[PDB]
Context: one part of a larger RNA, bound to proteins that are not shown
Molecule: 23S rRNA, nucleotides 5 to 611
Organism: Streptomyces fradiae ATCC 10745 = DSM 40063
RNA sequence: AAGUUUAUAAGGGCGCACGGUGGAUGCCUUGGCACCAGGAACCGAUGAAGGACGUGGGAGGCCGCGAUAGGCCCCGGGGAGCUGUCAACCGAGCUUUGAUCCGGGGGUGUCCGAAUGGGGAAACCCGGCAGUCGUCAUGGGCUGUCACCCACUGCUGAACACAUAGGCAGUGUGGAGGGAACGAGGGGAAGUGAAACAUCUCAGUACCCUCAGGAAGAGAAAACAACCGUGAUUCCGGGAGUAGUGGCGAGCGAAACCGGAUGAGGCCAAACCG
RNA sequence: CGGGGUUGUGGGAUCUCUCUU
RNA sequence: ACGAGUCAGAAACCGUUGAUGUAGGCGAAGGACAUGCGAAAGGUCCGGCGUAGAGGGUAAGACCCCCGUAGCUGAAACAUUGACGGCUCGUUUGAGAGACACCCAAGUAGCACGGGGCCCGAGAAAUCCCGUGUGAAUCUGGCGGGACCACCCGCUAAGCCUAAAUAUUCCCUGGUGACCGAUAGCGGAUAGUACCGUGAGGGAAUGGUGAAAAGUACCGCGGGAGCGGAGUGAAAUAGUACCUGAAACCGUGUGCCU
Numbered sequence: 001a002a003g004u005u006u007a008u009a010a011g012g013g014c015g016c017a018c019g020g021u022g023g024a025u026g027c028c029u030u031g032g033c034a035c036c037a038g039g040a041a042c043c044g045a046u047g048a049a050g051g052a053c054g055u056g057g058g059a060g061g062c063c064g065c066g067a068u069a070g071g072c073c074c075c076g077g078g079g080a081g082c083u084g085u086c087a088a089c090c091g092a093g094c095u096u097u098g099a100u101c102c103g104g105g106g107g108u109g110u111c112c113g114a115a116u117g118g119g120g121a122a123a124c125c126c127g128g129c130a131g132u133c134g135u136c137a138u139g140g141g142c143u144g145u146c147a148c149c150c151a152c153u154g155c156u157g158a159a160c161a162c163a164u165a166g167g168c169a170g171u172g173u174g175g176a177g178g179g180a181a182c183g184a185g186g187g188g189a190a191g192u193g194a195a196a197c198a199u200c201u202c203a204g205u206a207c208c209c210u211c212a213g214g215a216a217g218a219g220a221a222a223a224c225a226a227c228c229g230u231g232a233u234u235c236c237g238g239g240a241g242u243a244g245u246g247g248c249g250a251g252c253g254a255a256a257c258c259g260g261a262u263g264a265g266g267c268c269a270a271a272c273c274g
Numbered sequence: 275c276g277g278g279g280u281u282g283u284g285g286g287a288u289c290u291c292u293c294u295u
Numbered sequence: 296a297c298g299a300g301u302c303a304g305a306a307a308c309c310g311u312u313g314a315u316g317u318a319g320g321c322g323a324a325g326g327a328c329a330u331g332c333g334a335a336a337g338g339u340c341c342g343g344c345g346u347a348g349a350g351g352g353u354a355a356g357a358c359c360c361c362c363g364u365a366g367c368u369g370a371a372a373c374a375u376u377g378a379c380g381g382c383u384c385g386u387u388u389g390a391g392a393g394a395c396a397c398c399c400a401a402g403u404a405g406c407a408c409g410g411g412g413c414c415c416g417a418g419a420a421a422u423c424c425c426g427u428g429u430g431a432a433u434c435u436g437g438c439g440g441g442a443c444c445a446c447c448c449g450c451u452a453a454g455c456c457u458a459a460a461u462a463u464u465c466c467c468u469g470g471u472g473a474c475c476g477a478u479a480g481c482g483g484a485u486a487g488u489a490c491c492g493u494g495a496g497g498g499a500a501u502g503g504u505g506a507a508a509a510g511u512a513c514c515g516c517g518g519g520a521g522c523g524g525a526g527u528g529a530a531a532u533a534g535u536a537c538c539u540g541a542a543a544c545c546g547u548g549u550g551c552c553u
Base pairs, nucleotide, nucleotide: 011553012552013551014550016548017547018546019545020544026538027503028502031475032474033472034471035470036469037468038467039466040464041463042178043177050112051111052110053066054065055064057090058089060086061085062084072106073105074104075103076102077101081094082093083092117126118125119124127146128145129144130143131142132141133140148175149174150172151171152170153169154168155167156166182213183211184210185209186208187207193200197247223230224229234261235260236259237258238257244252245251265456266455267454272277273276274275282434284399285398286397288394289393290392291391292390293389297385298384299383300382308381309380310379311378312377313376314375315374316373317372319368320367321366325341326340327339328338342359343358344348350362351361352360405429407427408426409425410424411423415441437450438449439448440447490497491496510537513524514523515522516521
């Protein structure tokens, strides 16, 4: 001089190891779902269902209870502990002279609510009458009672005279509202199907109205059947997707009779008499 | 309001008769 | 004298007593050795009860550890429901024959029109129900047997009551599951709460330390939080953010490549 090999990761990728986040999977239950057997099948003006507000030694939620307020009285079981739970904790108590706990009965049960003395924006406000506590007395406490409708007994009887309407008095364990499903009687859709749509279907379904009961409804032949006969009603399996019905379209659809579950019959009106 | 009577073989009322009571 | 009763054929109550319900009681039989880790219900050996080997708990698989189960046993009180006595009620002349045509559910049946329901969608349309008009008869009465007529057959509408077989589960007691196991099962492991809407109304999410809190004394860094030693525990990457702890996702170190 010519040629030529390799080193270097600001960051990144791949694999592994170790972690973080997250709460899947596995295992589990304090909670549900579907039924089986039995009970019960109504509650309410003697104030229901459901609540507001209160109530514990310490603050609240759930539960319990109601100014007698985590509880009161009686009877029974129970036999050493107990002062509910979230939910530990402190403190203080009860208890073998039988507590806590359990079952039956009873007393209390504020205010709202059918709410019903009057009013109201539920849990609020304001009263009458009788009684009662308190005061010189008003004011104020506490108890009871007072809505409407209906049933009955009595008084009165409007315009109007009988008379009724109405009004007054007395009583009623009369009604009112709540409730998961089931029931009877009424009213009664559309989406959908018909591959369109109106008859038709969906469907007497959804929903609504009245009334209930523990079940309801039906039920003792003005019934079937076929010349033989059965003998209150209800429910289940057939008859049968048959006879039929249908813009004979989409669809709809018995009965006789047969086998079963259970088995039950009573009473009035009428004529006539008081 | 009380007696009466309650039927499908039809029965009941009312009256007469028989028997019983 | 005779019958019937708490009922549809009337309706209550008083008592005695039986059964069931709402609290309960008793109720058989296991030890030793080792291991385990920390705990014996598991291992080995010998046993026992059984009208009880259903089920649940106990520090890991228990007939004999506990609660129970089989089997018996129990009620002052009140409820449900029987039986009986009291009590209440009903009946106390009846039967046959003949007469008579007096009664036998009325603005109903039927009929005309307009409708509903029945296999039947109005059709020749019977039976059944509704509104409007018209509108009988009483046993020689009347209705049905799928237009209608006759005969025949059945039956007495316009009055009522009636248990049983049948449907249901808000609730209570006891059980079951080739049902779920925390995005499942009820919406709710309690919630019709939080939240949304003026309102009718809509409507969630969150279960798990360990056998036992023995829930970390003490020391140190730090304001605290939190952490490192220490301690309890079988186990502390089981520390009340807690059984197991996947993936996405986020980091540290490291072998290779760039």